About this RNA:
Solved structure of RNA, together with DNA, 24 nucleotides shown. The depositors describe the entry as "Structural basis for transcription reactivation by RapA". The entry also models zinc and magnesium ions. Among the 5 different proteins in the entry, which are not shown, are RNA polymerase-associated protein RapA, DNA-directed RNA polymerase subunit beta' and DNA-directed RNA polymerase subunit beta. It was solved by X-ray crystallography to 4.7 angstrom. Primary citation: Liu et al., Proc.Natl.Acad.Sci.USA (2015), "Structural basis for transcription reactivation by RapA".
Context: bound to proteins that are not shown
RNA sequence: AUCGGCUCA
DNA sequence: ACGACTGAGCCGATG
Repeated sequence: AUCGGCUCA
């Protein structure tokens, strides 16, 4: 680094 | 017929 996951303003 | 929020955290997995 693209994607996936999940929380708090 | 088109158009898709603003911050950063943590983990994970293969060009």